[PDB]
Context: bound to proteins that are not shown
Molecule: crRNA; CTR2
Organism: Streptococcus thermophilus ND03
RNA sequence: ACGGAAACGCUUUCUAGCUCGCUAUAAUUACCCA
RNA sequence: AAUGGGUAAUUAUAGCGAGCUAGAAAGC
Numbered sequence: 001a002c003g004g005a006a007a008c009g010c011u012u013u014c015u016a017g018c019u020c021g022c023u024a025u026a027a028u029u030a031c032c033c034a
Numbered sequence: 035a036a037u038g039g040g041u042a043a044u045u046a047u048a049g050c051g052a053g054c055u056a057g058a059a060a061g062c
Base pairs, nucleotide, nucleotide: 009062010061011060012059013058015056016055017054018053019052021050022049023048024047025046027044028043029042030041031040032039033038034037
Other pairs, nucleotide, nucleotide, family: 015057cWH
C1' cells in the first nucleotide's frame, strides 16, 4: 500500500443485383490550272 | 492545240452522360 486490480468495442456480414456504347450516316462532291 | 500536272471542301455531325433497389442488420 494509487476508487484500485483484472477485461481486445470485439464476433458475423461480397458495394452487390439489373442494364447492348448504342441510334442515323455512299469517302464523297466541283472541274480545272501553268 | 500541246506538254506538264491535279486542285479545292468537309475530317465526324445530333443525342443519351447513368437509372433503380439496399443505405447497415444481428449479437455480446